[PDB]
Overview:
Released in 2004, the model rests on X-ray crystallography data to a resolution of 3.6 angstrom. An RNA structure (Group I ribozyme), in which 233 nucleotides are resolved. The entry also models magnesium and sulfate ions. The 2005 paper behind the entry is "Crystal structure of a phage Twort group I ribozyme-product complex". Rfam match: Group I catalytic intron. About the family: Group I catalytic introns are large self-splicing ribozymes. They catalyse their own excision from mRNA, tRNA and rRNA precursors in a wide range of organisms. The core secondary structure consists of 9 paired regions (P1-P9). Rfam 15.1 lists 5,602 matches to the family in 1,395 species. The PDB entry is titled "Crystal structure of an active group I ribozyme-product complex".

RNA sequence: GAGCCUUUAUACAGUAAUGUAUAUCGAAAAAUCCUCUAAUUCAGGGAACACCUAAGGCAAUCCUGAGCUAAGCUCUUAGUAAUAAGAGAAAGUGCAACGACUAUUCCGAUAGGAAGUAGGGUCAAGUGACUCGAAAUGGGGAUUACCCUUCUAGGGUAGUGAUAUAGUCUGAACAUAUAUGGAAACAUAUAGAAGGAUAGGAGUAACGAACCUAUCCGUAACAUAAUUG
RNA sequence: GCUU
Numbered sequence: 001g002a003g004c005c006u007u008u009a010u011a012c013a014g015u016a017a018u019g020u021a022u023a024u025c026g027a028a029a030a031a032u033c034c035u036c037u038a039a040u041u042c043a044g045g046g047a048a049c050a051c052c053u054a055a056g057g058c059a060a061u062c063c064u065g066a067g068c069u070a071a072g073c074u075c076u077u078a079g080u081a082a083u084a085a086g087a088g089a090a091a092g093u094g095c096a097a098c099g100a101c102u103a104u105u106c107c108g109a110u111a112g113g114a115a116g117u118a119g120g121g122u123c124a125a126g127u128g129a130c131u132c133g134a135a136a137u138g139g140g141g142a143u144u145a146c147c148c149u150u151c152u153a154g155g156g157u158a159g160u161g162a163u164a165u166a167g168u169c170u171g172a173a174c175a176u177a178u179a180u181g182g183a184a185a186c187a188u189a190u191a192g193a194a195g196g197a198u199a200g201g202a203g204u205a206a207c208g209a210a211c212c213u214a215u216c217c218g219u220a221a222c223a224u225a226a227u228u229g
Numbered sequence: 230g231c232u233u
Base pairs, nucleotide, nucleotide: 001233002232003231004230008023009022010021011020012019013018031143032142033141034140035139036138041066042065043064044063045062051057052056053055067093068092069091073088074087075086076085077084078083097170099169100168101167102166103165104115105114106113107112119132120131121130122129123128126207127206144158145157147155172228173227176191177190178189179188180187181186195217196216197215198214199213200212201211
Other pairs, nucleotide, nucleotide, family: 001060tSS004159cSS006025cWW006027cWS007024cWW014016tHS014017tHS016148cSS017155tWS026027cHS026028cWS029230cHS036070cSS037038cHS037138cWW038069cSS039092tWS042094cHS046061cWS047060tHS048059tHS056185tWS063163cHH064095tHH071139tWS072089cWW079081tHS079082tHS096100tWH096229cSS098170tHS099229cWH101164tWH102135tWW103135tWS108110tHS108111tHS116133tWS117134tWH118133tHS119168tSS120168tSS125208tWS134166cSS137161tHS137165tHS146156cWW148154cWW151153cWS159231tWS160231tWS169229tWH170171tHS174223cWH176220cWS182184tHS182185tHS192222tWS194219cHS202210cWW204206tHS
């Protein structure tokens, strides 16, 4: 840069507190606990920064339709029932640095330390070794504290951060390579230390390797080392 | 003030 909340002011709503919006300011903040972490897709609209090329690319990040989606919730349906199937609507996905995977424990006010869990990386083949090592800021459910008030019943307030937040990877990174779309910066698709990958077959309680077939790329280096959503 |  962009947004959030805070301030005072305008407008509409209200009994008001307060809300929507708009603009300005900034003087303390913005709670606790429980539970879900599924899908993760295909077609689309917008983009400040002034950052690169000879409008474009990129990009903080903003939305749509269809698909789909965990648990809570509405409806329908099946079941004796436990319950499950389908359908909605909030919401999530889509939308991380191209992506993959995992929603652990104790202490701290903050930096953070301690576990060494989920999950990986590496080796070994078997299910062992070693070594890396993590969180919702979202959905549902409760409590909590300050305010309004026609005051015990009901009302209002309690922020952004996820277009990746944490960790592990990573093949996204390299003016690479090869094939394509451009003038190019680039956008795409495989490929990289002789192998890698994809999909099939068999086989397993399961997974892991192993075996078997077929398909793509590939065999020119650096690849590592950190460092980055 | 807080966030990327």